Context: bound to proteins that are not shown
RNA sequence: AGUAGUAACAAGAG
RNA sequence: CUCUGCU
Numbered sequence: 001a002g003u004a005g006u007a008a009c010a011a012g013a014g
Numbered sequence: 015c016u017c018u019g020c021u
Base pairs, nucleotide, nucleotide: 002009003008011018012017013016014015
Other pairs, nucleotide, nucleotide, family: 004007tWS
């Protein structure tokens, strides 16, 4: 990209 | 290489 929406997933910790 | 899928 996309979901999604006032902040996130799209793996994280050893 | 092991652990987790609400911590």